Overview: Primary citation: Zhang et al., Nat Commun (2021), "Mechanistic insights into the R-loop formation and cleavage in CRISPR-Cas12i1". Solved structure of RNA from Lachnospiraceae bacterium ND2006, together with DNA, 94 nucleotides shown. The entry also contains 12i1-WT, not shown here. It was solved by X-ray crystallography to 2.45 A. Crystals were grown from: 0.1 M sodium citrate (pH 5.4), 15% (w/v) Polyethylene glycol 3350, 0.2 M lithium chloride.
Context: bound to proteins that are not shown
Formats: sequence, C1' cells, structure tokens
RNA sequence: AUUUUUGUGCCCAUCGUUGGCACUAUUAAGGAAUGGAAUAUAG
DNA sequence: TATATTCCATTCCTTAATAGAACTAGAC
DNA sequence: GTCTAGTTCTATTAAAAGGCAAG
Repeated sequence: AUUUUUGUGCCCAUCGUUGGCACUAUUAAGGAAUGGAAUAUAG
C1' cells in the first nucleotide's frame, strides 16, 4: 500500500487438454561483418 | 560471373561502466 | 529497544638490522 488484466520472450498445417517451454537487467561506445540500390572495372 | 567503391540500412560480439558493505550517533 | 542518515572501509608494493674488535 490492493491495483486484482499480465516481467520478457520462444515453439505449433489443428493455438489448447491447465497446450508445451525457457530466461540478469541497464548505459554507452568500439570492433568485425552482412543486406539493398547503384557506380567503375574486368575475359 | 568475379574485384573494388559510395550511400542507405542491418547483426553478433567486446568492453568500459551501474545495480556498495559495515559501521554508529542520534533520532525515535 | 529500531532505523536512518551519515561516516569510513578494503588492496600491497615498508625500512633496516644483520653480518665485525677494542674502546
């Protein structure tokens, strides 16, 4: 001090049978990479 | 198909931090 | 008796005697 309805999320051709699960938070930068569009080049 | 660049975006990881402890005078 | 708001706490890293005769 009373709200009574929620910590964050994960999975599924059937989202439920009480469905099955899992988890330290925040701040900030740095590092190393990736995607897209386009450009240049190259045999 | 490769290389390389520019610009808009992105992911995964690392490293600096925060998330105090034990105490007592004095206020109840 | 309790509780809070205030305080100080921790590393390890030091120096020097010792070792030598008569005087």